[PDB]
RNA sequence: UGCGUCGCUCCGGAAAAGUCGC
RNA sequence: GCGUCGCUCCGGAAAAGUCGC
Numbered sequence: 001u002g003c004g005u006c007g008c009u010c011c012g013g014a015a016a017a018g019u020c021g022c
Numbered sequence: 023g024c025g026u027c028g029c030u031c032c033g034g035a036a037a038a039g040u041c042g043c
Stems, first nucleotide, its partner, number of pairs: 002043003006039001009035006018027001020025003
């Protein structure tokens, strides 16, 4: 103890079907 | 219209996921 790639997770955010409530 | 959860999307992070070098 490098780099890249997809994926999971977490966090910040939006111009974000829709959910539930007011 | 207000707020809350969700899809999607933008960004960040994260050795003990993947694959490649």
An RNA structure, in which 43 nucleotides are resolved. The PDB entry is titled "Crystal Structure of the Homo sapiens Cytoplasmic Ribosomal Decoding Site in presence of paromomycin". Crystallisation conditions: Sodium Cacodylate, Potassium chloride, 2-methyl-2,4-pentanediol, hexammine cobalt chloride, spermine tetrahydrochloride, pH 6.5, VAPOR DIFFUSION, HANGING DROP, temperature 300K. Kondo et al. published it in Chembiochem in 2007: "Differential Selectivity of Natural and Synthetic Aminoglycosides towards the Eukaryotic and Prokaryotic Decoding A Sites".